Shown are 491 nucleotides from a PDB entry: RNA (23S rRNA, nucleotides 9 to 508) from Psychrobacter urativorans. The work is reported in "A new family of bacterial ribosome hibernation factors" (Helena-Bueno et al., Nature, 2024).
Context: one part of a larger RNA, bound to proteins that are not shown
RNA sequence: GUCAAGUAAUGAAGCGCACAUGGUGGAUGCCUUGGCAGUCAGAGGCGAUGAAAGACGUGACAGCCUGCGAUAAGCUUCGGGGAGGCGGCAAUAUCCUGUGAUCCGGAGAUUUCUGAAUGGGGAAACCCACUUACCAUAAGGUAGGUAUCUUG
RNA sequence: AAGAAGCGAACGAGGGGAAGUGAAACAUCUCAGUACCCUUAGGAAAAGACAUCAAAUGAGAUUCCCCAAGUAGCGGCGAGCGAACGGGGAGAAGCCGAUUAAUGCUAAUGUAGAAGAACAGCGUGGGAAAGCUGACCGUAGUAGGUGAUAGUCCUGUAUUCGAAACAUUAGCGUUAACAUAUUAAGUAGGGCGGGACACGAGAAAUCCUGUCUGAAGAUGGGGGGACCAUCCUCCAAGGCUAAAUACUCCUGACUGACCGAUAGUGAACCAGUACCGUGAGGGAAAGGCGAAAAGAACCCCUGUGAGGGGAGUGAAAUAGAACCUGAAACCGUGUGCGU
Numbered sequence: 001g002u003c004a005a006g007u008a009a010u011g012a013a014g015c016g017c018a019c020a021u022g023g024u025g026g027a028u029g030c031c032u033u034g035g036c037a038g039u040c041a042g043a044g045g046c047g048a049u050g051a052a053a054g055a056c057g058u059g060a061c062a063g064c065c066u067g068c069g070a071u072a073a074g075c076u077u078c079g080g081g082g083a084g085g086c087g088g089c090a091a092u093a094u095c096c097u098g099u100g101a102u103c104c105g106g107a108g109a110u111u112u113c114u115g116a117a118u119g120g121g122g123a124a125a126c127c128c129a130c131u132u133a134c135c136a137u138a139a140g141g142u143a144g145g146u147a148u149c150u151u152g
Numbered sequence: 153a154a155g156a157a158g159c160g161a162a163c164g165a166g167g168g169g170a171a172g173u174g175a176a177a178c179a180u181c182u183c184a185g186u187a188c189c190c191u192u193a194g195g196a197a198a199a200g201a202c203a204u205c206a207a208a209u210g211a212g213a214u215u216c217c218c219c220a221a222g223u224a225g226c227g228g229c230g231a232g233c234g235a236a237c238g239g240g241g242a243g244a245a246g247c248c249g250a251u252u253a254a255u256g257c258u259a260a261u262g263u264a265g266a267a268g269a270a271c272a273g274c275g276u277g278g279g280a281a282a283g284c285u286g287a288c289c290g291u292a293g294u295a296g297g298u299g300a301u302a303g304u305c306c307u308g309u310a311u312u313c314g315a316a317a318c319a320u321u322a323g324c325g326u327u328a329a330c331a332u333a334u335u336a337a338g339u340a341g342g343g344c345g346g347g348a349c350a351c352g353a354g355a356a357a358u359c360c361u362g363u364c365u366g367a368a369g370a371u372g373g374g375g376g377g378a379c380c381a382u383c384c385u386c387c388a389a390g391g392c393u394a395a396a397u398a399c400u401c402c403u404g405a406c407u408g409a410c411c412g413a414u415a416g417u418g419a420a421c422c423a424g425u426a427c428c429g430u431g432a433g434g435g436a437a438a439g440g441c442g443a444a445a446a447g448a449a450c451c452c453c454u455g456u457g458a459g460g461g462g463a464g465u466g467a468a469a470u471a472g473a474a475c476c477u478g479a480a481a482c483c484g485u486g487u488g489c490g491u
Base pairs, nucleotide, nucleotide: 014491015490016489017488018487019486020485021484022483023482029476030440031439034411035410036408037407038406039405040404041403042402043400044399045159046158053114054113055112056069057068058067060092063089064088065087075108076107077106078105079104080103084096085095119128120127121126129146130145131144132143133142134141135140148156149155150154151153163194164192165191166190167189168188174181178228204211205210215242216241217240218239219238225233226232246392247391248390249330251329252328253327256324257323258322259321260320262318263317266312267311271286272285273284274283287304288303289293295307296306297305341365342364343363344362345361346360347359348358351377372387373386374385375384376383427434428433447475450462451461452460453459
Other pairs, nucleotide, nucleotide, family: 012013cHS012014cHS024481tHS025480tHS026478tSS026479tHS027478tHS028477cWW032412tHS032413tWH033420cSS034416tSS034417tHS035416tSS044161tWS044195tHS047116tWS048118cWH048157tWS050116tHS050117tWS051117tHH051158tWS052115tHS054125tWS057072tSS059065tWH059087cWH061062cHS061091cWW062090tWW064422cWS066073cWH074109cWW078316cSS079264tWS081102tHS082100tWS082101tHS083097tWS083098tWS083100tHS084101tWS086094cWW106317tSS114124cSS147157cWH162195cWW162399cSS163398cSS164197tSS169185tWS169187tHS170186tWH171184tHH172183tWS173182cWW174231cSS175230cSS180230tWW181231tWS185186cHS194196cSS195398tWS196397tWH199214cSS200213cSS200394tHS201245tWS201246tHS201393tWH202212tHS203373tSS204385tHS205385tHS206208cHS206384cWS207376tWS213395tWW214243cHS214396tWW220237tHS221236tHH222223cHS222234tWS223235tWH224234tHS225350tSS227230tHS227231tHS227352cWS230352tWH231352cWW242396cSS243395cSS244394cWS245393tWS245394tHS246250tHS254326cWW255325cWW261319cWH264314tWH265313cWW268292tWS268310tHS269289cSS269292tWS269308cWH270303tWS275282cWW276280tWH277279tHS277300tWS278299tSS279299tSS280282tHS292309cWS298302tWH315316cHS315317cHS333336tWS337368tHH338339cHS338366tHS339367tWH339389cSS340366tHS349357tWW351354cWS354355cHS354356tHS361362cHS367388cWW368388cWW368389cWW370387tWS400401cHS411415cSS412420tWS413420tWS413439tHS415420tWH418423tSS419423tSS423437tHH424425cHS424435tWS425436tWH426435tHS429431tHS429432tHS441445tWH441471cSS442444tHS442446tHS442468cWS443467tHH444466cWS445469tWW446465cSS446471tWW447472tSS447473tWS448463tWS448472tHS448473tHH449463tHS454458tHS464472tWW465469tWH466468tHS466471tHS
């Protein structure tokens, strides 16, 4: 060094467990603009002067919400107040404001159409009228009136 | 000419009026005069002044509360139902116009508002209200905020306070609408059928009345739980009457060993919405960056997309907008060992 016999280790397509680090998800904790149960008081109605509830509009600005009603996020006045303001989402623009704005409280004015809906009708937000007065001259406009029942 | 209509909480009064259920079945009975339907008021309604009770030395309208008392009773004497007398309270009141609506004064209120004390230094910190030191106000010290926990920073709080106008409440005065019985007959009582009485016909008083009847009328009548006598009591068949009682769609103040986003309203959010249903009707889900948007100029990859990485802001960006925290299920990557 050959051969023989015996006997280890190494493997990971993938998978498991642990840890590390993420994803997903939206629990938990904290929080609150919203609810729940009461007390002590007040009040207990609104409506033909058109209600409740709506439809459609209304802005410098597209929608929705809020307010408002063709005088349409508002008009007049009387009080409060004193520096900002033109409602929210939600800003932007043009602007307003000590010649007192925005804002708050009292009063008034305006207050489309539907709806008791009440001039007739009707598939609510529509269709069709009559009539008085006035104005227009053309094919209308303004202000009214026109339901039913009861009682006088 | 004047009114009405319609709508809308609960509570009242009234006309109708179940069944499930219980009885360990079920029919009387219970449920229950409840649910529901219908009518119609008022701030309350109803009731209310003895034709009521009592039986005590009598009391003295109605309503409500505590007892009486789960008693007396009722009851297929079952299941159940369930008083009254009287006592103690609240509130009190009796009348015959205790009405309604305006207007006008006087008072008060409410509906906007005004003023309103007193803290600094130092250290930490992104930020101070917290720490250390020393002050001050307090008829104001456990309020809500402000970049962490503030009597002295802000809004507030204690206290003191304002009204041109309109409303409301009272008192007064006055008006105009309605009302103003005079003592009660188709009534009391009775027969029949029902109903209500705690009481289911019972020995069943008393109340109500569909049907049929029908007095006395103060020398009279009603009641006292069959009924009769005696005694007591009270006068029906005219009307009214405040409070104490019931409630909450709402307004104000205040409160909570109530909830805190699967809770609490169905609804904290553009919710009675989306959605579903022909319709009546049913009926959700869904909150949170940061103290301040300072919400990321600019650069790079990409398709001028999405998304990211730098830069920047911020105390913090695995706080970057699906944004606080960020669990688990579930799904990756990496390391060690096993297979």
An Rfam search finds the family "Bacterial large subunit ribosomal RNA" in it. Clan: LSU clan. A reference for the family is Yusupov et al. (2001), "Crystal structure of the ribosome at 5.5 A resolution", Science. The depositors describe the entry as "Cryo-EM structure of P. urativorans 70S ribosome in complex with hibernation factors Balon and RaiA (structure 1)". The reconstruction used 53,372 particles. Among the 52 different proteins in the entry, which are not shown, are Methyl-accepting chemotaxis protein, Large ribosomal subunit protein uL13 and Large ribosomal subunit protein bL35. Ions in the entry include magnesium.